[PDB]
RNA sequence: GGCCUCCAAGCUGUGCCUUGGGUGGCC
Numbered sequence: 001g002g003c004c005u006c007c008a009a010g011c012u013g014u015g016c017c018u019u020g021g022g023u024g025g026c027c
Stems, first nucleotide, its partner, number of pairs: 001027004006021005011015001
C1' cells in the first nucleotide's frame, strides 16, 4: 500500500455510487 469481512448515512450517480464507521482477520 492492497484484499475480505461486517455496519452505516447522504447524494442521487439510483448505486457497485459515495465517503466514512468497526476495529477483526488476510496478503

Method: solution NMR. The entry became public in 2006. An RNA structure with a sequence from Hepatitis b virus, in which 27 nucleotides are resolved. The entry is an ensemble of 23 models. It comes from the structure "Solution structure of the apical stem-loop of the human hepatitis B virus encapsidation signal". The entry is indexed under HBV, RDC, RNA, PSEUDO TRILOOP.